[PDB]
Context: one part of a larger RNA, bound to proteins that are not shown
C1' cells in the first nucleotide's frame, strides 16, 4: 500500500529504491466439436507431369 | 529478362 | 497425367459372410409445412426434422430343436425351416469430401523463469597430499649415557669418590614452523582467515624447505580429519546432452459490455495432484410466446 | 376464436412412508431405593 | 403356603 | 397341631433412569395423485 | 390427452368354445332439453322386464371405430 | 364446474471450451473434548466473490444489495457535544469513596455462588 | 398498627496484573443511565438519512412492435447481425467465458492522384474529444538516412511487479 498465496493482507507474510528499453499461451503432426465456403455419391489430389 | 518457387491446367 | 486418401457396409476371433420387400410405401406416439371441406363450434388427408418405442423386417456373430425341403460348375456339397430374456461401433431411401477459421487436446522446450541431480568427453598435483632424484638449513645454554683416568675399601666377587667424555625421536630457548588462549583486534577488515610492543606448542628430529619427476575424479593421496586434489570436495573443475524434469514457488502486458462459480461425488502409491460427475460460460435445434389508429375524411 | 397441448426449492385436498422430540418403566437393562399385604 | 430362632 | 418374629416366596404399589431399551408418537419432512374440450 | 360405449386380434391366460351363430315375447303419458313448476317443445335402430333365451358366454395386452 | 390455489417467456432435443475440487462463518440439531478463535458433522443463509448505512474500529452481525445524475421517502439504527436528527413529551426506578468512576443497542469485548435493616413495589402468616 | 416469611426492579459487596487509557471521547445524575408509553396522513418538537423504495433524464444490455420504399409530402434514415421509430425489462462480481464491441503496434497486398524542405518522424509543453483503451490540434525542439488514414492479410503485436534482464541513476 500496491501485486500475490490465502477462509482471511494495512499487516509484524512475500516482491517492491528510481526511470528507460527488453520481457512470458507460440509454431508443428495427428485429432475433437462448432462456424464459413465449394462440389456431391462423390470429393480432394500443388508425389509428379504440360507451359512462360 | 525479373516478377514467376507465382498463376493456370485433369 | 494422376496412383491414391477419405466416403459409399457392416458384422465375425477366424474360417468368412454381407442388409426383406415386384404399383408405391417399415410401424406407432408427439410433431414442421401444405391440401381439400368447413366454420370465428370447427373434420379429414400430408407427416419433414427431432425424441422415444417397435419390427410379424433384414445383414453379420452367438445359442436351442432340427437340418425336414429345394437344388447342382456333384469328391456330397450349397443353401433352406422353426424357435431365443441374444450381441453389432448394423441397414431401413447412403449425410460425404476438401479448404479456411475459432476454441481446445496429446507429442514436442510447449506460457516464461527455476532444482539438488544423471550421462559423455576432456583439463588440473603452481595451492595441497604423498613417493622418488638432486640439494639446503638447524644460535646459545642446561643436563650429563656408554667408554676412559686417578683413587679408597675388600680374602676375593665386587665396590665408594673426584674427574674425563659428550649420548638422547632429553629440557630451556633463537631463526623457523605450528596455532592453545584471550573465546583480544578486525569483522563495509591490512586480509574471501589477516592481526597483538600479547599468550602459547615444537625446535637433532617420525625435523625442514626448494628444484626436478610420479599418482587424476567414483579416481588420486591421507600418522585417517570423508581430510586434501588451484579461495571448489561425503565425489574437483571444464564443454556438451540441456531450454534435463518439477503434481512445487514466482510472474504472465489494452479498454468497455454481458453472463458467472467451486472447495462437493467416485476412482487413483490417492491426501499440495489428477481423472470423473456437479456448479460455471458459449453455440445452437424443434416448437411456443410476444399491447399500443386523437378526431374528421378516404380505403 | 385455444398456450401454459411435458413447468414448480409453494400451499390446499386425498393417500401412503417414518420412529426423532416428547412419553414410559409395561417387555429388556434380571436397571434402581423403600416399605407394605397373604 | 418355606425354614430358622423362640413359645405353647 | 398352633402361634410369634427374621429372612423366603408371591402379588399389588410407591422413588428414580436408558446413544447401542421400549405397547404410543408429534413438529418439521418425503413419495404419489388432483381430468379433454 | 378426460371419461364412457361398440368391435377386432392373439400361438398369452381361462373350464369359458360353437358364436363375426340361431331364436325372441310383453309392459310403457317413454326419452331428452327446459322446471320447481315438472308447463312447454323435439322424436334419434326409444325405456323397462334384461345389455333376454339357446348348458351361455375367462381375462390380459395391443389395436380398429364412436362419443 | 374446462371439475383445487398461486405463479410461470416457457418446454423438449443436443453439442461444446473452461475454472473449481485447501474452504470458512452463524444458529438447543448435534458428536469428541474440562474447554478452545479446538476437531468433526446436519438444514439454511452468508463470507470467499460484496461494495453501501449502522455496530467507534472489525472479511461473516443488523438493514440492504451496488450504471451515471436529480427530487422525494425510508430500512437498520439514531438525536448533550464531537455528529445530521428533541438538553422531546408523559410516569417511574437508581446516587454507586475510586485506581472495572454506577450504568449505558445483538454479535461483543464477561461474570458466579453467596450476602445487605440501601431503596422501590407485591404476595402472605400472625393482633 | 406492630411483628415474620418471602418474591420481583435498581443499587452495594463478592470483583485481583502487570506502558497510561478508554460506555469510542467528553462527560452525564428529576441523565446524556435504566423500564415503559407517544410522535396520529391529525402532533407548538417526530425528526435525521443508505448506493434500499417511488418518479424523472441519460448510458448500456436483453427483448416486443412497425419497418429497413411496394410509404400522404418534406427532414432524417437508407451498411438487412446494419439503420430508423416507439415501448418494456434489467444493471455487484473473484476464478472463468463471450461465434459481444472496440483502442493500439511491426510489416505484405490494395485504396486515399493522402501528407512532407512553405519542414516528416521523434520528443516536450498546453488545449480539445473520449466511459475507456486512446484520438486530434496549437507552441517549441527538430529536419527527413520521411510519415499517415481505410480494407484485408501475416504476427517475435500492449508491462508495474517475475529476489525479472540490460543500461543509467
Nucleotide at each position: 500500500c500496491c501485486g500475490u498465496c490465502u477462509c482471511g493482507a494495512a499487516a509484524c507474510a512475500c516482491g517492491g529504491a528510481c526511470c528507460a528499453a527488453g520481457g512470458a499461451g507460440u509454431c508443428u503432426a495427428a485429432g475433437g466439436a462448432g462456424c464459413u465456403u465449394g462440389c456431391c455419391a462423390g470429393u480432394c489430389g500443388g508425389a509428379u507431369g504440360g507451359c512462360u | 529478362u525479373c516478377c514467376a518457387a507465382a498463376a493456370c491446367c485433369u | 497425367u494422376g496412383a491414391g486418401g477419405c466416403g459409399u457396409g457392416g458384422u465375425g476371433a477366424a474360417g468368412g459372410c454381407a442388409a426383406c420387400u415386384a404399383u408405391c410405401c417399415u410401424u406407432c406416439c408427439a410433431g414442421a409445412u401444405g391440401g381439400g371441406g368447413c366454420u370465428a363450434g370447427u373434420c379429414u388427408c400430408u407427416g419433414c426434422a427431432u425424441g422415444g418405442a417397435a419390427c410379424g423386417a433384414c445383414c453379420g456373430g452367438a445359442c436351442c430343436c432340427g437340418a425336414a425341403g429345394u437344388c447342382c460348375a456333384g469328391u456330397g456339397g450349397a443353401c433352406a425351416g422353426g424357435g431365443u430374456u441374444u450381441c453389432g461401433a448394423g441397414u431401413g431411401c447412403u449425410u460425404g469430401c476438401a479448404a479456411g477459421g475459432u476454441c481446445c487436446u496429446u507429442g514436442g522446450g510447449a506460457c516464461c523463469c527455476g532444482a539438488a541431480a544423471g550421462g559423455u568427453g576432456g583439463u588440473g598435483a603452481a595451492c595441497u597430499a604423498u613417493a622418488c632424484c638432486g640439494u639446503u638449513c638447524u644460535a646459545c645454554g642446561g643436563u650429563g649415557a656408554a667408554g676412559c683416568c686417578a683413587u679408597g675399601g675388600g680374602a676375593a666377587a665386587c665396590u665408594g669418590u673426584g674427574g674425563u667424555g659428550g649420548a638422547a625421536g632429553c629440557c630451556g630457548g633463537u631463526c623457523g614452523c605450528u596455532g592453545u588462549u584471550c573465546u583480544g583486534a578486525c569483522g563495509u577488515g591490512c586480509a574471501a582467515a589477516u592481526u597483538g610492543u600479547g599468550u602459547a606448542g615444537c625446535c637433532u628430529g617420525a625435523g625442514u624447505g626448494c628444484g626436478g619427476c610420479a599418482u587424476a575424479g567414483g579416481g588420486g593421496u591421507g600418522a585417517a580429519a570423508g581430510g586434501c586434489c588451484a579461495a571448489u570436495c561425503g565425489a574437483g573443475c571444464c564443454a556438451c546432452c540441456u531450454a534435463g524434469u518439477a503434481g512445487c514457488u514466482g510472474g504472465u502486458u489494452c479498454c468497455c459490455u454481458u453472463c458467472g462459480a467451486a472447495g462437493u461425488u467416485u476412482c487413483c502409491c490417492u491426501c499440495a495432484g489428477g481423472a470423473u460427475a456437479g456448479c460455471u460460460g458459449g453455440g445452437a435445434u424443434c416448437c411456443a410466446a410476444u399491447g399500443a389508429u386523437g378526431c374528421a375524411a378516404a380505403g | 376464436u385455444g398456450u401454459g397441448a411435458c413447468u414448480g426449492g409453494u400451499u390446499g385436498c386425498a393417500u401412503c412412508c417414518g420412529g426423532u422430540a416428547a412419553a414410559g418403566c409395561a417387555a429388556c437393562g434380571c436397571a434402581u431405593g423403600a416399605g407394605a399385604g397373604g | 403356603c418355606u425354614g430358622g430362632g423362640g413359645a405353647g | 397341631c398352633u402361634c410369634c418374629u427374621c429372612a423366603a416366596c408371591c402379588u399389588a404399589u410407591c422413588c428414580u433412569c436408558g446413544a447401542a431399551c421400549u405397547g404410543u408418537g408429534a413438529a418439521u419432512g418425503g413419495g404419489u395423485g388432483c381430468g379433454g374440450a | 390427452c378426460a371419461g364412457g360405449c361398440a368391435u377386432g386380434c392373439u400361438u398369452c391366460u381361462u373350464u369359458g368354445c360353437c358364436a363375426c351363430g340361431a331364436c325372441a315375447g310383453g309392459a310403457g303419458g317413454c326419452u331428452g332439453u327446459g322446471u320447481a313448476a315438472c308447463a312447454g317443445c323435439a322424436g334419434u335402430u326409444c325405456u323397462c322386464c334384461c345389455c333376454g333365451u339357446c348348458u351361455u358366454c375367462u381375462g390380459a395386452g395391443c389395436a380398429u371405430g364412436u362419443u | 364446474u374446462u371439475g383445487a390455489a398461486c405463479a410461470a417467456u416457457g418446454g423438449a432435443u443436443c453439442c461444446u471450451a473452461c475454472g473449481u475440487g485447501g474452504a470458512c462463518c452463524a444458529u438447543g440439531a448435534c458428536u469428541g473434548g474440562u474447554a478452545a478463535g479446538c476437531a468433526g458433522u446436519g438444514c439454511u443463509g452468508g463470507u470467499g466473490a460484496u461494495g453501501c448505512g449502522g455496530g467507534g474500529u472489525g472479511c461473516u452481525c443488523c438493514g440492504a444489495g451496488a450504471g451515471c445524475a436529480g427530487a422525494c421517502u425510508u430500512a437498520c439504527a439514531g438525536a448533550u457535544c464531537c455528529c445530521g436528527a428533541g438538553u422531546g413529551c408523559u410516569g417511574g426506578c437508581u446516587c454507586a469513596u475510586a485506581c472495572u468512576c454506577a450504568g449505558a443497542u445483538c454479535c461483543c469485548a464477561c461474570a458466579a455462588a453467596g450476602g445487605a435493616u440501601g431503596u422501590u413495589g407485591c404476595u402472605u402468616a400472625c393482633u | 398498627a406492630g411483628u415474620g416469611c418471602g418474591c420481583a426492579g435498581c443499587u452495594c459487596c463478592g470483583a485481583a496484573a502487570a506502558u497510561g487509557g478508554a460506555u469510542g471521547g467528553u462527560g452525564c445524575c428529576c441523565a446524556a443511565g435504566u423500564c415503559a408509553g407517544u410522535g396520529u396522513g391529525u402532533c407548538u418538537c417526530c425528526c435525521u438519512u443508505a448506493c434500499a423504495g417511488u418518479c424523472u433524464g441519460c448510458c448500456a444490455u436483453c427483448g416486443a412492435u412497425g419497418u429497413g420504399g411496394c410509404a400522404g409530402c418534406c427532414a432524417a434514415g437508407g451498411c438487412a447481425g446494419a439503420g430508423c421509430a416507439u415501448c418494456g425489462u434489467u444493471g455487484u462480481g473473484u476464478a472463468g467465458a463471450a461465434a459481444g464491441g472496440g483502442c493500439a503496434u511491426g510489416g505484405a497486398c490494395a485504396a486515399c492522384a493522402g501528407c512532407u524542405g512553405a519542414u516528416c518522424g521523434u520528443g516536450u509543453u498546453g488545449g480539445g474529444a473520449u466511459u475507456g483503451a486512446u484520438c486530434c490540434c496549437g507552441g517549441c525542439u527538430u529536419g527527413a538516412g520521411g510519415c499517415g488514414u481505410u480494407g484485408c492479410c501475416c504476427a517475435g503485436a500492449g508491462c508495474a511487479g517475475a529476489u525479472c534482464u540490460u543500461g543509467g541513476u
Molecule: LSU rRNA chain 4, nucleotides 923 to 1461; LSU rRNA chain 5, nucleotides 1464 to 1827
Organism: Euglena gracilis